[PDB]
Molecule: Pro-tRNA
Organism: Escherichia coli BW25113
RNA sequence: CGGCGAGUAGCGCAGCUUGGUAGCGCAACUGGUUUGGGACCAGUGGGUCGGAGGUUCGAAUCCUCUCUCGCCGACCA
Ligand code: PRO
Numbered sequence: 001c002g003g004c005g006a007g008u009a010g011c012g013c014a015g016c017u018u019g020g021u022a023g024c025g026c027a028a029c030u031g032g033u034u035u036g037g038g039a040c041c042a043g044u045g046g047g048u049c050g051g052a053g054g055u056u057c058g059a060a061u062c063c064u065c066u067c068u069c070g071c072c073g074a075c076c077a
Stems, first nucleotide, its partner, number of pairs: 001073007010026004028044005050066005
Other pairs, nucleotide, nucleotide, family: 008022tWS009010cHS009011cHS010046cHS015049tWW019056tWS019058tWS020057cWH021058tWS023047tWH027045cWW033039tWS034036tHS055059tWH056058tHS
C1' cells in the first nucleotide's frame, strides 16, 4: 500500500446475514435471607448501537466516508 473482519450498558457477549425501531450474563442498586457478612434467590435502574453522511415510510441491521483494533496478502530468477 491493498483486501477482509470487528466496534452494541462499567465488563464480556447475542442481535446484523435475511430492515419493524435493543436483548443476555456479570457488575451496580433495592428487597429477601443472616447475630452480621458472603454466596444464593427475586426485583429494578442504566445504553440508542464508535463518529458522520446516504438509501428507505422506517436503519443496530443495507451503502459510503471516517476513527480505533485485529486478521490475511504484497518482486524475482
Ligand atoms: N527459467 C529461468 C527462471 O525462471 C530462466 C528462464 C526461465